[PDB]
RNA sequence: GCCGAGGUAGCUCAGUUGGUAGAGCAUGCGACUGAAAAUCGCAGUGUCGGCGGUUCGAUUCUGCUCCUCGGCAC
Numbered sequence: 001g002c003c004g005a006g007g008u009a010g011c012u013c014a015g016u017u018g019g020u021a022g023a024g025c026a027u028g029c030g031a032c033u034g035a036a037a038a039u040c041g042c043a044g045u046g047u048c049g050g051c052g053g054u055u056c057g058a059u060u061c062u063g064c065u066c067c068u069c070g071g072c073a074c
Stems, first nucleotide, its partner, number of pairs: 001072007010025004019056001027043005050064002053061001
Other pairs, nucleotide, nucleotide, family: 008014tWH008021tWS009023tHH009045cWS015048tWW016059tWW018055tWS018060tWS022046tWH026044cWW033035tHS049065cWW052062cWW054058tWH
């Protein structure tokens, strides 16, 4: 410099044929324990990458950028 894949809860990811979203592991309180783990009951969480655009309405569609990952290559 070019070609492809992506940026969504702590981590890894899924989903919404467009009406502000989840599952597992992790986290908090209760029981139990000297204190834990496992167990059982209850609970929480996200400006869904930044800027514009189409739309009544976008995290889901488009256009750009920033970043990450990969493959080719100077």
The PDB entry is titled "Crystal structure of human mitochondrial PheRS complexed with tRNAPhe in the active open state". Thermus thermophilus tRNAPhe from Thermus thermophilus: 74 nucleotides with solved positions. The structure was determined by X-ray diffraction at 3.05 angstrom resolution and released in 2011. The work is reported in "Crystal Structure of Human Mitochondrial PheRS Complexed with tRNA(Phe) in the Active 'Open' State" (Klipcan et al., J.Mol.Biol., 2012). Rfam match: tRNA.